[PDB]
RNA sequence: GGAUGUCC
RNA sequence: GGAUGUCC
Numbered sequence: 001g002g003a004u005g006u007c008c
Numbered sequence: 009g010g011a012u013g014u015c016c
Base pairs, nucleotide, nucleotide: 001016002015003014004013005012006011007010008009
Other pairs, nucleotide, nucleotide, family: none
C1' cells in the first nucleotide's frame, strides 16, 4: 500500500 | 478515514 470480511 | 479479523 493492496486484497477481503464485520462495525463506525 | 478510523475500529477489528484473515491473506499478500
Entry title: TANDEM GU MISMATCHES IN RNA, NMR, 30 STRUCTURES.
Solved structure of RNA, 16 nucleotides shown.
Method: solution-state NMR. The entry became public in 1997.